[PDB]
Context: bound to proteins that are not shown
RNA sequence: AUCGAGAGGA
DNA sequence: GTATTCGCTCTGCTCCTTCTCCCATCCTCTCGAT
DNA sequence: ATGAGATCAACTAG
DNA sequence: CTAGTTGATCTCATAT
DNA sequence: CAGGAGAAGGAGCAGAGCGAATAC
Numbered sequence: 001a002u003c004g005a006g007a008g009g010a
Numbered sequence: 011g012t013a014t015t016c017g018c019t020c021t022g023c024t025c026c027t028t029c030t031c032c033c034a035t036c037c038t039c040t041c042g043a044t
Numbered sequence: 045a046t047g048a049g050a051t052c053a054a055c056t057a058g
Numbered sequence: 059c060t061a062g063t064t065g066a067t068c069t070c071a072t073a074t
Numbered sequence: 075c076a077g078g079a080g081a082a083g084g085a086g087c088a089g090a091g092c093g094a095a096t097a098c
Stems, first nucleotide, its partner, number of pairs: 001044010011098022046071013
C1' cells in the first nucleotide's frame, strides 16, 4: 500500500 | 370408393431441472497476511 | 542471477 | 571507401 | 440446515391431422 476479516456508529 | 384404420409427424402443453441473478446508505477503527 | 557469444547499429576514426 | 571500437539486445547455459 | 424467483431447455405424453393402406 493492497486484500480480507472483525468490532463499532447513524 | 370409401370406410377405416393407421402409422407417422407436428406441434404443444405442463413440468421438472438448470442456472443465473439479487439481496439499504454512509461513516470509524483495529488486526492478520501478502 | 550472470556472463559469453552473436547481431546490428553507430560511431570512430584510417 | 573502410576496417576497428562501443553500446543495446537476444539467446543460451550453468543445479538441485 | 433457516434463499428465493424467474427464465430457458429438455422430456414425456396427448392429441390432431394427413399420407398411405387394407378391405368391405
Solved structure of RNA with a sequence from Homo sapiens, together with DNA, 98 nucleotides shown. The structure was determined by electron microscopy at 2.6 A resolution and released in 2023. Among the 17 different proteins in the entry, which are not shown, are DNA damage-binding protein 1, DNA-directed RNA polymerase II subunit RPB3 and RNA polymerase II subunit D. The sample was in a buffer at pH 7.5. Entry title: Structure of the Pol II-TCR-ELOF1 complex.